[PDB]
Context: bound to proteins that are not shown
RNA sequence: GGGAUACCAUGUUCAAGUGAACGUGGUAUCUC
Numbered sequence: 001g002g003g004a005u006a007c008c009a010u011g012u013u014c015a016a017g018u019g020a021a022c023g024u025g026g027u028a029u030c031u032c
Stems, first nucleotide, its partner, number of pairs: 001032014
Other pairs, nucleotide, nucleotide, family: 015017tHS
C1' cells in the first nucleotide's frame, strides 16, 4: 500500500425483460 472474509451504519446503481447486488467509511484477522 494492493486484496479477501466477517461485522455495523448507510447509499449508489444496474437491468429495463423487471427484480436484485455491490460499493463505501471504519474495526479485525490473515495475505500478497
Notes:
An RNA: 32 nucleotides with solved positions. The PDB entry is titled "Solution structure of double-stranded RNA binding domain of S. cerevisiae RNase III (Rnt1p) in complex with AAGU tetraloop hairpin". It was solved together with Ribonuclease 3. The entry is an ensemble of 16 models. Method: solution NMR. The entry became public in 2011.